Overview: This is an experimental structure of RNA with a sequence from Homo sapiens, with 30 nucleotides shown. The entry is an ensemble of 20 models. The structure was determined by solution-state NMR and released in 2017. It comes from the structure "Structure and dynamics of RNA repeat expansions that cause Huntington's Disease and myotonic dystrophy type 1".
RNA sequence: GACCUGCUGCUGGUC
RNA sequence: GACCUGCUGCUGGUC
Repeated sequence: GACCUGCUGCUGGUC
Repeated sequence: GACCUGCUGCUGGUC
RNA backbone atom coordinates (compact mmCIF):
# COMPACT_ATOMS: atom_id res chain seq x y z
O5' G A 1 -0.96 3.02 2.32
C5' G A 1 -0.73 3.41 0.97
C4' G A 1 -0.69 2.21 0.00
C3' G A 1 -1.95 1.34 0.00
O3' G A 1 -3.05 1.93 -0.70
C1' G A 1 0.00 0.00 0.00
P A A 2 -4.56 1.45 -0.43
O5' A A 2 -4.61 -0.09 -0.89
C5' A A 2 -4.57 -0.46 -2.26
C4' A A 2 -4.49 -1.98 -2.42
C3' A A 2 -5.72 -2.73 -1.91
O3' A A 2 -6.84 -2.64 -2.79
C1' A A 2 -3.72 -3.83 -1.26
P C A 3 -8.33 -2.92 -2.27
O5' C A 3 -8.35 -4.46 -1.82
C5' C A 3 -8.31 -5.52 -2.77
C4' C A 3 -8.16 -6.89 -2.10
C3' C A 3 -9.33 -7.27 -1.19
O3' C A 3 -10.50 -7.69 -1.88
C1' C A 3 -7.26 -7.86 -0.19
P C A 4 -11.95 -7.57 -1.21
O5' C A 4 -11.89 -8.55 0.07
C5' C A 4 -11.97 -9.97 -0.09
C4' C A 4 -11.77 -10.70 1.24
C3' C A 4 -12.80 -10.34 2.31
O3' C A 4 -14.08 -10.93 2.10
C1' C A 4 -10.62 -10.52 3.24
P U A 5 -15.35 -10.45 2.96
O5' U A 5 -14.96 -10.84 4.47
C5' U A 5 -15.27 -9.99 5.56
C4' U A 5 -14.82 -10.62 6.88
C3' U A 5 -15.64 -10.09 8.06
O3' U A 5 -16.94 -10.66 8.13
C1' U A 5 -13.35 -10.18 8.64
P G A 6 -18.17 -9.82 8.71
O5' G A 6 -17.81 -9.64 10.27
C5' G A 6 -17.92 -10.73 11.17
C4' G A 6 -17.41 -10.36 12.56
C3' G A 6 -18.17 -9.20 13.22
O3' G A 6 -19.42 -9.56 13.77
C1' G A 6 -15.83 -8.94 13.51
P C A 7 -20.59 -8.47 13.93
O5' C A 7 -20.03 -7.41 15.00
C5' C A 7 -19.94 -7.74 16.38
C4' C A 7 -19.30 -6.61 17.21
C3' C A 7 -20.10 -5.31 17.19
O3' C A 7 -21.28 -5.34 17.99
C1' C A 7 -17.78 -4.88 17.01
P U A 8 -22.35 -4.14 17.92
O5' U A 8 -21.56 -2.89 18.56
C5' U A 8 -21.96 -1.56 18.29
C4' U A 8 -21.02 -0.56 18.98
C3' U A 8 -21.65 0.83 19.02
O3' U A 8 -22.61 0.96 20.06
C1' U A 8 -19.38 0.97 18.31
P G A 9 -23.91 1.86 19.87
O5' G A 9 -23.34 3.36 19.77
C5' G A 9 -22.87 4.03 20.93
C4' G A 9 -22.20 5.37 20.58
C3' G A 9 -23.12 6.37 19.89
O3' G A 9 -24.00 7.05 20.77
C1' G A 9 -21.02 6.28 18.80
P C A 10 -25.39 7.66 20.24
O5' C A 10 -24.99 8.77 19.15
C5' C A 10 -24.46 10.03 19.53
C4' C A 10 -24.09 10.90 18.32
C3' C A 10 -25.27 11.30 17.44
O3' C A 10 -26.09 12.34 17.96
C1' C A 10 -23.40 10.68 16.11
P U A 11 -27.62 12.50 17.50
O5' U A 11 -27.56 12.76 15.91
C5' U A 11 -27.13 14.01 15.37
C4' U A 11 -27.04 13.98 13.84
C3' U A 11 -28.37 13.72 13.13
O3' U A 11 -29.23 14.85 13.15
C1' U A 11 -26.62 12.48 12.11
P G A 12 -30.79 14.72 12.74
O5' G A 12 -30.77 14.57 11.14
C5' G A 12 -30.43 15.66 10.30
C4' G A 12 -30.25 15.23 8.83
C3' G A 12 -31.53 14.73 8.15
O3' G A 12 -32.43 15.76 7.76
C1' G A 12 -29.70 13.32 7.64
P G A 13 -33.98 15.45 7.49
O5' G A 13 -34.00 14.52 6.18
C5' G A 13 -33.76 15.07 4.89
C4' G A 13 -33.66 13.98 3.80
C3' G A 13 -34.98 13.27 3.50
O3' G A 13 -35.85 14.05 2.69
C1' G A 13 -33.20 11.72 3.63
P U A 14 -37.44 13.83 2.74
O5' U A 14 -37.66 12.34 2.20
C5' U A 14 -37.52 12.02 0.82
C4' U A 14 -37.72 10.53 0.55
C3' U A 14 -39.11 10.02 0.94
O3' U A 14 -40.11 10.37 -0.01
C1' U A 14 -37.43 8.49 1.64
P C A 15 -41.65 10.51 0.44
O5' C A 15 -42.08 9.01 0.86
C5' C A 15 -42.34 8.01 -0.13
C4' C A 15 -42.74 6.67 0.51
C3' C A 15 -43.97 6.77 1.41
O3' C A 15 -45.20 6.82 0.70
C1' C A 15 -42.28 5.38 2.39
O5' G B 1 -40.79 -0.59 14.68
C5' G B 1 -41.51 -1.80 14.47
C4' G B 1 -41.97 -1.98 13.02
C3' G B 1 -40.85 -1.92 11.97
O3' G B 1 -40.09 -3.11 11.87
C1' G B 1 -42.73 -0.66 11.25
P A B 2 -38.58 -3.09 11.32
O5' A B 2 -38.72 -2.63 9.78
C5' A B 2 -39.23 -3.52 8.79
C4' A B 2 -39.38 -2.84 7.42
C3' A B 2 -38.05 -2.38 6.80
O3' A B 2 -37.30 -3.44 6.22
C1' A B 2 -39.72 -0.72 6.55
P C B 3 -35.71 -3.32 6.04
O5' C B 3 -35.51 -2.11 5.00
C5' C B 3 -35.78 -2.27 3.61
C4' C B 3 -35.61 -0.97 2.82
C3' C B 3 -34.18 -0.41 2.82
O3' C B 3 -33.30 -1.10 1.95
C1' C B 3 -35.78 1.33 3.11
P C B 4 -31.70 -1.04 2.19
O5' C B 4 -31.29 0.49 1.92
C5' C B 4 -31.23 1.03 0.61
C4' C B 4 -30.93 2.53 0.62
C3' C B 4 -29.58 2.89 1.22
O3' C B 4 -28.48 2.60 0.36
C1' C B 4 -31.27 4.42 1.91
P U B 5 -26.97 2.80 0.86
O5' U B 5 -26.80 4.39 0.83
C5' U B 5 -25.84 5.05 1.64
C4' U B 5 -25.98 6.57 1.51
C3' U B 5 -24.82 7.31 2.16
O3' U B 5 -23.66 7.38 1.32
C1' U B 5 -26.87 8.29 2.83
P G B 6 -22.19 7.35 1.95
O5' G B 6 -22.12 8.67 2.87
C5' G B 6 -22.01 9.97 2.30
C4' G B 6 -22.11 11.06 3.37
C3' G B 6 -21.02 10.99 4.44
O3' G B 6 -19.79 11.57 4.03
C1' G B 6 -23.15 11.33 5.42
P C B 7 -18.39 11.08 4.65
O5' C B 7 -18.47 11.44 6.21
C5' C B 7 -18.34 12.78 6.67
C4' C B 7 -18.56 12.89 8.18
C3' C B 7 -17.57 12.08 9.03
O3' C B 7 -16.30 12.69 9.20
C1' C B 7 -19.79 11.84 9.85
P U B 8 -15.01 11.79 9.48
O5' U B 8 -15.35 10.95 10.81
C5' U B 8 -15.32 11.54 12.11
C4' U B 8 -15.68 10.54 13.21
C3' U B 8 -14.76 9.31 13.22
O3' U B 8 -13.47 9.59 13.76
C1' U B 8 -17.04 8.69 13.57
P G B 9 -12.28 8.52 13.66
O5' G B 9 -12.53 7.53 14.90
C5' G B 9 -12.27 7.93 16.23
C4' G B 9 -12.69 6.86 17.25
C3' G B 9 -11.91 5.55 17.15
O3' G B 9 -10.61 5.59 17.72
C1' G B 9 -14.23 5.14 17.39
P C B 10 -9.48 4.54 17.27
O5' C B 10 -10.03 3.09 17.69
C5' C B 10 -10.07 2.69 19.05
C4' C B 10 -10.74 1.32 19.24
C3' C B 10 -9.97 0.14 18.63
O3' C B 10 -8.85 -0.29 19.39
C1' C B 10 -12.30 -0.05 18.22
P U B 11 -7.65 -1.08 18.69
O5' U B 11 -8.31 -2.40 18.05
C5' U B 11 -8.70 -3.51 18.85
C4' U B 11 -9.29 -4.64 17.99
C3' U B 11 -8.30 -5.18 16.97
O3' U B 11 -7.31 -6.02 17.55
C1' U B 11 -10.48 -4.96 16.03
P G B 12 -6.04 -6.55 16.71
O5' G B 12 -6.59 -7.83 15.91
C5' G B 12 -6.81 -9.07 16.57
C4' G B 12 -7.38 -10.12 15.60
C3' G B 12 -6.43 -10.48 14.46
O3' G B 12 -5.37 -11.34 14.85
C1' G B 12 -8.64 -10.17 13.65
P G B 13 -4.04 -11.47 13.95
O5' G B 13 -4.51 -12.12 12.56
C5' G B 13 -4.89 -13.49 12.48
C4' G B 13 -5.41 -13.87 11.09
C3' G B 13 -4.36 -13.76 9.98
O3' G B 13 -3.43 -14.84 9.99
C1' G B 13 -6.43 -12.84 9.27
P U B 14 -1.97 -14.68 9.36
O5' U B 14 -2.22 -14.39 7.80
C5' U B 14 -2.66 -15.41 6.91
C4' U B 14 -2.90 -14.87 5.50
C3' U B 14 -1.65 -14.26 4.86
O3' U B 14 -0.72 -15.24 4.40
C1' U B 14 -3.56 -12.89 4.46
P C B 15 0.82 -14.88 4.18
O5' C B 15 0.83 -13.80 2.99
C5' C B 15 0.57 -14.16 1.64
C4' C B 15 0.56 -12.93 0.73
C3' C B 15 1.87 -12.13 0.74
O3' C B 15 2.91 -12.71 -0.05
C1' C B 15 -0.03 -10.69 0.76